Notes
Shown are 100 nucleotides from a PDB entry: RNA with a sequence from Lactococcus lactis. It comes from the structure "Crystal structure of ykoY-mntP riboswitch chimera bound to cadmium". It holds a match to the Rfam family "Manganese Mn2+ riboswitch aptamer (yybP-ykoY)". Rfam's curators write: This RNA was originally discovered in E. coli during a large scale screen and was named SraF. The family was later found to exist upstream of related families of protein genes in many bacteria, including the the yybP and ykoK genes in B. subtilis. The specific functions of these proteins are unknown, but this structured RNA element may be involved in their genetic regulation as a riboswitch. The literature on the family includes a 2015 paper in Mol Cell by Price et al., "Mn(2+)-sensing mechanisms of yybP-ykoY orphan riboswitches". Gene Ontology term of the family: manganese ion binding.

[PDB]
RNA sequence: AAAGGGGAGUAGCGUCGGGAAACCGAAACAAAGUCGACAUACUGUGAGGAAACUCACCGGCUUUGUUGACAUACGAAAGUAUGUUUAGCAAGACCUUUCC
Numbered sequence: 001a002a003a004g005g006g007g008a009g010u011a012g013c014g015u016c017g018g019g020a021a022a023c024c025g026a027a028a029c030a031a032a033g034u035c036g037a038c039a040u041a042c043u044g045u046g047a048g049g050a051a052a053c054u055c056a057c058c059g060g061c062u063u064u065g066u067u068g069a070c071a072u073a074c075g076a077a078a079g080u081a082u083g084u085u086u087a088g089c090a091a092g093a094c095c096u097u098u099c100c
Base pairs, nucleotide, nucleotide: 001098002097003096004095005094012089013088015026016025017024018023027067028066029065030064031063032062033061034060035059036058044057045056046055047054048053068085069084070083071082072081073080074079
């Protein structure tokens, strides 16, 4: 130098929504899957296994469903339905492998 890990695509950069801004928020539950950010490296807690691992729980993420929230349309209205709900990029130290 390259690839892979380090990276719950983590830290970080940022995105979206309500508000003129400051700011506030980007959720809840279930099912099926995946994964462990924390640790100024790896190591979520227990238990089993010699170990590659396995299970439950906890904590993230994705999909689906329901709901919440926001927006829009329609309705005199109560309300109804539809859409959307952090997109995208991405480390360092260091480790492994590889390259006359």

It is bound to GUANOSINE-5'-TRIPHOSPHATE (GTP). It was solved by X-ray diffraction to 2.7 angstrom.